[PDB]
Context: one part of a larger RNA, bound to proteins that are not shown
């Protein structure tokens, strides 16, 4: 290439209404409503790991198994300030030079030991 | 290692861990 | 008697409100603290050399201690109730001010904070 | 709770939710020590936080 | 940017969470070190 | 008259080096991925309730997961079903039923400690009451 | 005289004999077979009756040793140990019990 | 535990010009006895 | 070498064999009691027992019930139809 515009995009109650951007709005943004996770959270932190993904701005794809005006995605730029927080200090299990024995060696075993170890 | 000594044969001794 | 070996053991000392489009026990602002260091001030001991009190446990702001030796923190398991404190939860009144009001409701709801660190106090 | 001082306890007291103490010094009585995540105040009201205007 | 105010007096309690007290039980199971830091014994010295 | 000592109280000066953003998870980690999987811990509000239980709620968070109409079979999840009540099937697989508290009761058996919630019974709502149980 | 705080035992009176009203939340008995028990295991078809166990026994060692390791070493486990110890088995609480055989084979003098 | 049946390698004795050929001895493991089955095992 | 004691059994062990007997129940190759010339049971390869325990293995009451007779019925979510979107095994 036939299968095939087919199996299929049905786990986690769920959504609507208006306005705004905009070429394009079931998905983006605000208001409004209805829910829901219900404190051992779907919330505020951290540790391992990860490494810029964090923030603003911008957007023709591509990629978010629809869609995209959005986005952890692409592009530009920025951004992490310690006497008190750690790490550095100490020691734990352990690891591991010296001294000295082994091994054809590659290195093994030893750790105050058979060392003139200040 | 660490004390102590009119500077000891002006060629460092006496102590302690 | 090496040295390496814990970013959850051991361990010197920071709190708070603020700030940024992203950073905070680190910037700002305001208040502290800890280790070292030198000598200066005041004050304390001493010619009765190295301070008094209290029966006493022990106290005071000081109050010289080398070598050595020795003690003690550092340093400790698991569970079971008791009993304090803190926070939070709960609650009566009082004040902003929001929500409710056909009717009832002096009510519903939110805001009512106060660190480290310093001093005195406390069986 | 522990420690000290005085007294010296039996008809035995004291006491915990829990039975443990005492002539090796109970009990009572008066001391010491230990002390904040406590009270008072400094910080610190200027701060945050709530609300009433005003430009 | 500025002006006024309020930021108050108080209960509780087999409650919660951490946390200190002082105890009780259990073990043929008795639950690290070392840096640091601080006393004391000693009387060298002055 | 020196001088000597002060772990008093007070001022005086200094503290380098690295690490510090964010995620920590139904999207930043591993699991070929934006995977219902795994991955270590602190915080922990109200009501019912014995409860960190299930339900619901306040703070915070979040409405993400291809939609929109349509009710065929057959299916995955869930209810119920008259009379019978295991005839079903290798087997009561699997549904059902019984559940919480009080109060009554409680067999063989036993290692005396159990068994035991044995096993059977009976009470539970509201809303007005009074009885006791604490402190000055 | 007054405060503070749920926790039970009644009494009536009430309701489509309702009542833990939703949530939540054991079916039970009478035996058999087998492992005592609580505990582990084939991670991704076996959870068991299997291994583990306490308990009982048995076997070796008194250190120049018993066991085990290492090419070797002036090498290391047990062992910071000493028979109530450390090795190597076998049975598997508790109760009762545990017969006869040493010919074989196997250990041992 | 005991025979002394076995017994390498060293050593010993003899023959040979030796290489060697012989002949004795010998541990250990055996064999040979005695233990032992909460040792395999058997009944 | 001793000859299998104690004990226990058609046992998770018994070929024959669905053994005999009783019991359960309408009926039962099951299950329990029981009996032993037990193919081939048996004492720490531990024998026989045994409270409590067990997501172990087998019966049997009860209570329940869509397991059945014998289906029915109703809910959400598919599957369908549409807009996007788009495989693969196999040939």
């Nucleotide at each position: 290439g036939g299968a095939a515009g087919u199996a299929g995009c049905a786990a986690a109650u769920a959504u609507u209404c208006a306005a705004a951007u905009g070429a394009g709005a079931a998905c983006u943004u605000u208001g409004a409503a209805g829910a829901c996770u219900g404190a051992a959270g779907u919330g505020g932190g951290g540790a391992a790991a990860g490494g810029u993904u964090c923030c603003a701005u911008g957007u023709g794809a591509a990629c978010a198994g629809c869609a995209g005006u959005u986005g952890g995605a692409c592009a530009u730029g920025g951004g992490u300030u310690a006497g008190u927080c750690g790490a550095u200090c100490c020691u734990a299990a352990g690891a591991g030079a010296u001294a000295g024995g082994g091994a054809a060696g590659c290195u093994c075993c030893g750790u105050a030991u058979g060392a003139a170890a200040g | 290692g660490c004390a102590c000594g009119a500077u000891u044969u002006u060629u460092c001794g006496u102590g302690c861990c | 008697u090496a040295u390496c070996g814990a970013a959850a053991g051991g361990g010197a000392a920071u709190c708070c409100g603020g700030u940024u489009a992203a950073u905070a026990u680190u910037c700002c602002g305001g208040a502290a603290c800890c280790a070292g260091a030198a000598g200066g001030u005041g004050g304390a001991a001493u010619c009765a050399a190295c301070a008094c009190g209290g029966c006493a446990a022990c106290g005071u702001a000081a109050a010289u201690g080398a070598a050595g030796u020795u003690g003690g923190a550092g340093a400790c398991g698991u569970c079971g109730g008791c009993g304090g404190g803190a926070g939070c939860c709960c609650u009566g009144g009082g004040a902003a001010g929001a929500g409710u009001u056909c009717u009832c409701u002096u009510u519903u709801c939110u805001u009512u904070u106060u660190a480290a660190c310093a001093a005195a106090c406390c069986a | 709770c522990a420690c000290c001082c005085u007294g010296a306890a039996a008809u035995c007291g004291g006491u915990u939710u829990a039975u443990c103490c005492g002539g090796a010094g109970c009990u009572a009585g008066g001391g010491u020590a230990u002390g904040g995540u406590g009270u008072u105040u400094g910080g610190a009201a200027g701060a945050g936080u709530u609300c009433a205007g005003c430009g | 940017g500025c002006u006024g105010a309020a930021u108050c007096c108080g209960g509780u309690g087999c409650g919660c969470u951490c946390u200190c007290g002082a105890c009780g039980g259990c073990c043929c199971u008795u639950g690290a070190a070392a840096a640091u830091c601080c006393a004391a014994c000693g009387g060298a010295a002055g | 008259u020196u001088g000597u000592u002060u772990u008093c109280a007070c001022a005086u000066c200094u503290g380098g080096u690295c690490g510090u953003a964010c995620u920590c998870a139904u999207a930043a980690c591993c699991g070929c991925a934006g995977c219902a999987g795994g991955u270590c811990u602190c915080c922990a509000a109200g009501g019912u309730g014995a409860a960190c239980a299930g339900c619901c709620u306040c703070u915070a968070g979040u409405u993400g997961a291809u939609a929109g109409a349509a009710c065929a079979a057959u299916g995955u999840a869930g209810a119920u079903a008259a009379g019978g009540g295991a005839a079903g099937u290798c087997g009561g697989c699997a549904a059902a039923a019984u559940g919480g508290a009080u109060c009554c009761g409680u067999a063989a058996c036993u290692u005396c400690g159990g068994g035991a919630u044995a096993a059977g019974g009976a009470u539970u709502g509201g809303c007005u009451c009074u009885a006791a149980g604490g402190g000055u | 005289a007054u405060c503070a705080a749920c926790u039970u035992a009644g009494a009536a009176c009430u309701g489509g004999u309702a009542c833990g009203g939703a949530c939540a939340a054991g079916g039970g008995g009478a035996a058999u077979c087998u492992g005592a028990c609580u505990g582990u295991c084939u991670a991704a078809u076996u959870a068991a009756a299997a291994c583990a166990u306490a308990g009982c026994a048995u076997u070796g060692c008194g250190a120049u040793g018993g066991c085990c390791a290492g090419a070797a070493a002036g090498u290391g486990g047990u062992g910071u140990u000493g028979a109530c110890g450390c090795a190597a088995u076998g049975u598997g609480a508790u109760u009762u019990c545990u017969g006869c055989c040493c010919a074989g084979u196997g250990c041992u003098c | 535990g005991a025979a002394u049946g076995u017994c390498a390698a060293a050593g010993u004795g003899a023959a040979g010009a030796a290489a060697u050929u012989c002949a004795a001895c010998c541990a250990a493991g055996c064999g040979c006895g005695g233990g032992u089955a909460a040792a395999c095992g058997g009944c | 070498a001793a000859g299998g004691u104690a004990g226990c059994c058609a046992a998770a062990u018994g070929c024959c064999u669905c053994g005999u007997c009783a019991u359960c129940u309408a009926a039962c190759u099951a299950g329990u009691g029981a009996c032993g010339c037990g193919c081939a049971u048996g004492a720490a390869u531990g024998g026989a027992u045994u409270a409590a325990c067990g997501a172990g293995a087998u019966u049997c009451c009860c209570a329940c019930u869509g397991u059945c007779c014998c289906u029915a019925u109703c809910u959400a979510c598919u599957a369908u139809c549409u807009a996007g979107c788009g495989a693969a095994a196999c040939c």
Molecule: Eukaryotic large subunit ribosomal RNA, nucleotides 1477 to 2448
Organism: Schizosaccharomyces pombe